[PDB]
Context: one part of a larger RNA, bound to proteins that are not shown
RNA sequence: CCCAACUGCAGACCGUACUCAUCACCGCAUCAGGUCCCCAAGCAUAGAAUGCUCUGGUACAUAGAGAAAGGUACACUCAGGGAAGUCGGCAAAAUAGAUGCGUAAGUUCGCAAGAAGCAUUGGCUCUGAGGGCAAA
RNA sequence: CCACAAAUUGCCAACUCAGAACUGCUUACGGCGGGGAAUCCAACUGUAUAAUUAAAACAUAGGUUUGUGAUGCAUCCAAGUGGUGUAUAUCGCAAACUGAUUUCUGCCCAGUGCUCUGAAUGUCAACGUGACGAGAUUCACCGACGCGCGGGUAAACGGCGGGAGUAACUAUGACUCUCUUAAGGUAGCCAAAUGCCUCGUCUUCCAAUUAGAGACGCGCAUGAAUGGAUUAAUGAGAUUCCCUCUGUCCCGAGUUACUAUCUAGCGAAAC
RNA sequence: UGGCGUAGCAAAGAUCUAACGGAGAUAUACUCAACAUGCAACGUUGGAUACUGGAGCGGGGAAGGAUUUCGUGCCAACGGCACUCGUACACGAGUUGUUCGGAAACUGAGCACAACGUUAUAUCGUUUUGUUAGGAAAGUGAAGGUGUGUCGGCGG
RNA sequence: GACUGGCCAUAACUGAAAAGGGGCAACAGAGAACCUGGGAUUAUAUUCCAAAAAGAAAUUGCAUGUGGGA
Numbered sequence: 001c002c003c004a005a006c007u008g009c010a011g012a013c014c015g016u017a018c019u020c021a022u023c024a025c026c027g028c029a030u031c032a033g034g035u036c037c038c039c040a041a042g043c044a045u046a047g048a049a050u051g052c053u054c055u056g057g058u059a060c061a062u063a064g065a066g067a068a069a070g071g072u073a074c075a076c077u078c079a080g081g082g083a084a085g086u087c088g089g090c091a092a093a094a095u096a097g098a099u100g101c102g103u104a105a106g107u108u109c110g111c112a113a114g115a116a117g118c119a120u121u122g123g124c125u126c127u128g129a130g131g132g133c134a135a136a
Numbered sequence: 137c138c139a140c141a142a143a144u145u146g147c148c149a150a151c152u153c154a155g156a157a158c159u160g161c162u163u164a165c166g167g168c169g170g171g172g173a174a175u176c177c178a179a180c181u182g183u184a185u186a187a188u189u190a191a192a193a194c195a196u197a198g199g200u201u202u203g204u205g206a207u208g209c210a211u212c213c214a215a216g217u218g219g220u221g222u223a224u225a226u227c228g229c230a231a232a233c234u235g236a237u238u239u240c241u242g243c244c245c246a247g248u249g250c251u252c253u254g255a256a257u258g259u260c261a262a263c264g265u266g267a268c269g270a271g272a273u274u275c276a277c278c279g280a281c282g283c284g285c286g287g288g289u290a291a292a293c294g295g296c297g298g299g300a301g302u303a304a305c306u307a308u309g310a311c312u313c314u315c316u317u318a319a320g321g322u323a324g325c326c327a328a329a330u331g332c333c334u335c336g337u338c339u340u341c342c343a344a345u346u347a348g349a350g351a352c353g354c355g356c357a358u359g360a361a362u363g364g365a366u367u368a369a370u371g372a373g374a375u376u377c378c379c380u381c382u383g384u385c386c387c388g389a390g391u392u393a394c395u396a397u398c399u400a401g402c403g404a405a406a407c
Numbered sequence: 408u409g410g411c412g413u414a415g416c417a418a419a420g421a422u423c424u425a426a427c428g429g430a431g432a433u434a435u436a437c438u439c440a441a442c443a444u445g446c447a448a449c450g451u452u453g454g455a456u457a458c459u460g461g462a463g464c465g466g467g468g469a470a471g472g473a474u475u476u477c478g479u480g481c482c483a484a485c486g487g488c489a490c491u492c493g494u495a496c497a498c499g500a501g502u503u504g505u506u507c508g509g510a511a512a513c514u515g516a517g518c519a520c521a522a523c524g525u526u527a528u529a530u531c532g533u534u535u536u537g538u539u540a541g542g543a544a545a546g547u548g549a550a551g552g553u554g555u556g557u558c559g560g561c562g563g
Numbered sequence: 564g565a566c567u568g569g570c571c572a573u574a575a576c577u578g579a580a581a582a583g584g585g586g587c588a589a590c591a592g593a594g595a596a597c598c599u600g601g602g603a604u605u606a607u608a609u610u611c612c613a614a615a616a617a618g619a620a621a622u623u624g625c626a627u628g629u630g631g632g633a
Base pairs, nucleotide, nucleotide: 001632002631003630004629007626008625009624010623011622013509014508015507017475018472019471025034026033036468037467038466039465041053042052043051044050056459057458058457059456062400063399064398070395071394072393073392075391076390077389078388080386081385084384089381097121098120099119100118101117106111108236122159123158125156126155127154128153129152130151131148132147134145135144170379171378172377173376174375175374176373177371178370182194183193198234199233200232201231202230203229204228209221210220212218238365239364240363242296243295244294247293248292249289250288251287252286254285258283259282264277265276266275267274297315298314299313300312301311324358325355336352337351338350339349340348401416402415407409422455423454424453425452426451427450428449476500477499478498479497480496485493486492505621506620513592517587518586520584522533523532524531547580551576553574554573555572556571558569598618599617600612601611
């Protein structure tokens, strides 16, 4: 002077509360608008559809009384007729999942196509089929 | 190296599908395409008037044309040894048009543009050269792009006729004459989102149709990348009919939540 | 200031009950037993009913905000009704890093100091196609020569 | 212990080699040595806990001693 296994001492600066939203940001406001990221349970079901639910969260958004007319609605129904309504089928009604059968013209052969149409679907008790593993 | 029905013997998980018997329906959560026959337009997916227009508009792939070999074309920039396409190099870059495919894209360069490797050419400025005059001044000659002249070019802008007569019934006019253009609209297509007349005419659709469709074409004023015609698929595009369906209607009625209405608190504006 | 105690304060379903707390009561001339003369509305706790339904009125972050966080007190004004409640008001408190984030300390789309050039005037331009500036922008140092110290080897 | 060929560090005379000045721009790219437990709060915590650190680690920078080499 270079290493190995230890050991001794020392490891400075700034940020760190809270919010991230149907009240903490913007929209004159605690405004039904707008605003990027992560974690994301159970059942039905093709499911991050939709409905309900344990955990967490909440009943906060002026309320009470309460069948007037007329309204608005993410509310319905209506005999017989069925677009006669109306500029116009606007609005509404209607169709509906899955499975089997079946499907015209036309066509750039890819489609058109879920064309159109017909049928089945519940509950319960059974039956058959579709596998893994081990052993001479 | 042969072969040997471990071609059977036990144990067991997680699900799906199919087929039977019996027994039900009041057809009963949520969630979840109405369908068919045609016309017009755009090929399609996309984009797009934030706050009345989502379309047939824009874009698109495809097609065509133009400029350009860096000492370049387009072009930023007040200016520089400044900047972009260009970290590029014609299968590139820049500038226009049309708008998939299919089938096609006719005639015209007279006009207006653009352009040419056309003149011992007219005209156009300054600079130059010469001269009169004391000199200013003036005069003469010379003098380029451009224009004029001569070519090219329409997938540049664009354009693409009128009158009279004529066939053994009548009508019509293949035919003929004539005036005229740069060329006189060809292939197609149509009362078409383009037709004034016009609610054209015929057929079809209905009991009845200024609507729809199919035809006809004297087309006020259709027509070929100012793209013509066609077109499966596609479309919150425009249109007509049919089936289904219905409170759209005949013709209204009943029900619900929230209002209005009354109350407590609170409490405006427009005018 | 009339309109005017009028229009209205109706999306997000929904609240009920007892006890406690509180000035917010069970608040009364005469008559009179209580109803017919103190109504309405509250904060908390326990029950009940329901909602959000994991793409949440769940739990954490960026941007933005900057004490709204926490405890105690407090009801004048404010939370368009109300409040005893509050993100209101008053007072007192809270944010602890060798390892988390940033920086120290990477490059990216890019920016433009220097340098040079331009402009009457810099408040302009160039400044990553490996890269400033007609442009001398390196202060860094391999092998060596000279001294100190730490060593291996020989001889005395 | 010293004396000379040889090693390595420490200061000074040269002098190989290195073209292209100095910075900024990412709190989601690159980079980054720590984890749980807690009776440790009214409010902060992979940030607080002290000898049985509740504790167990990792990683830097300088040092000493031990051992192995020069």
Solved structure of RNA (LSUb_rRNA_chain_2, nucleotides 2 to 605; LSUa_rRNA_chain_1, nucleotides 1533 to 1781) from Leishmania major strain Friedlin, 633 nucleotides shown. The work is reported in "A small nucleolar RNA dictates the structure and function of translating ribosomes in Leishmania" (Rajan et al., Nat Commun, 2026). Ions in the entry include magnesium, sodium, potassium and zinc. An Rfam search finds the family "Eukaryotic large subunit ribosomal RNA" in it. For this family Rfam cites "Crystal structure of the ribosome at 5.5 A resolution" (Yusupov et al., Science, 2001). The family is grouped with related families in Rfam's "LSU clan". Bound small molecules: paromomycin (PAR). Method: cryo-electron microscopy, resolution 2.25 A. The entry became public in 2025. The depositors describe the entry as "CRYO-EM STRUCTURE OF LEISHMANIA MAJOR 80S RIBOSOME WITH A/P/E-SITE TRNA AND MRNA : LM32CS1C1 M2 OE MUTANT". The entry is indexed under CRYO-EM, LEISHMANIA MAJOR, 80S RIBOSOME, TRNA, MRNA, snoRNA, RIBOSOME.